Shown are 71 nucleotides from a PDB entry: RNA from Rattus norvegicus. The entry is an ensemble of 19 models. It holds a match to the Rfam family "mir-2985 microRNA precursor family". The work is reported in "The Solution Structure of the ADAR2 dsRBM-RNA Complex Reveals a Sequence-Specific Readout of the Minor Groove" (Stefl et al., Cell(Cambridge,Mass.), 2010). It was solved by solution NMR. The depositors describe the entry as "The solution structure of the ADAR2 dsRBM-RNA complex reveals a sequence-specific read out of the minor groove". The entry is indexed under editing, dsRNA recognition, dsRBM, Hydrolase-RNA complex.
Context: bound to proteins that are not shown
RNA sequence: GGCAUUAAGGUGGGUGGAAUAGUAUAACAAUAUGCUAAAUGUUGUUAUAGUAUCCCACCUACCCUGAUGCC
Numbered sequence: 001g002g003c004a005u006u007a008a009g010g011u012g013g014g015u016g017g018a019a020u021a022g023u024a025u026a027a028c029a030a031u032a033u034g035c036u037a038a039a040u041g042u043u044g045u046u047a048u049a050g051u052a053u054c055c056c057a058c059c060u061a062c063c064c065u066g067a068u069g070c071c
Base pairs, nucleotide, nucleotide: 001071002070003069004068005067006066007065009063010062011061012060013059014058015057016056017055019053020052021051023049024048025047026046027045028044029043030042031041032040033039
Other pairs, nucleotide, nucleotide, family: 008064cWW018054cWW022050cWH034037tHS034038tHS
C1' cells in the first nucleotide's frame, strides 16, 4: 500500500402489513311529501370496495466505523 474475513451504526430504494379519512355500491327499517293511490325524498342500522393520508415490519443496495488475518 493492496487484499480477505468478521462485527456495529446510518442512509437510499423495493416488498409486505396495520390504522385513520372521504366517497361509492347493496340490503333492512323508520320518518316525510301524496295518501285516491303510485312515485320520490330525508334519516337510522348493517355489509362490501378502488383510493388518499400515515405508520410499522421485512427485503435489497449504498455509505461509514470497529476488530482480526495475508501479502